[PDB]
């Protein structure tokens, strides 16, 4: 930094 | 946008 899962 | 995981 990209992908994915969750929370604000 | 921020926070927590997993993958590359």
């Nucleotide at each position: 930094c990209c992908c994915c899962g969750g929370g604000g």
Solved structure of RNA, 16 nucleotides shown. The work is reported in "RNA hydration: a detailed look" (Egli et al., Biochemistry, 1996). The PDB entry is titled "RNA HYDRATION: A DETAILED LOOK". The entry is indexed under A-RNA, DOUBLE HELIX, RNA. Method: X-ray diffraction, resolution 1.46 angstroms. The entry became public in 1996.